[PDB]
Context: bound to proteins that are not shown
RNA sequence: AUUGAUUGCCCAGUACGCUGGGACAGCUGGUAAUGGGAUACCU
DNA sequence: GTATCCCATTACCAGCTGAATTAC
DNA sequence: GTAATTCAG
Repeated sequence: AUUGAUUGCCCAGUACGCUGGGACAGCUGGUAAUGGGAUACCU
């Protein structure tokens, strides 16, 4: 000093230079559950 | 339809998440 | 001048 609020994280676009949005209560631990994919049972 | 592994996520519930003053 | 005391529902 900016129209806007300096890192980080998520999404969609992109000419890959960025833009437009989004969350902002987080971590550790344990248990349990659910979803999906294989395999096993049986004629 | 059931059972056992694998991967991912979650739900529930138990923690945690200072600082002013003094002492030396 | 950094570290120890002392409070809480």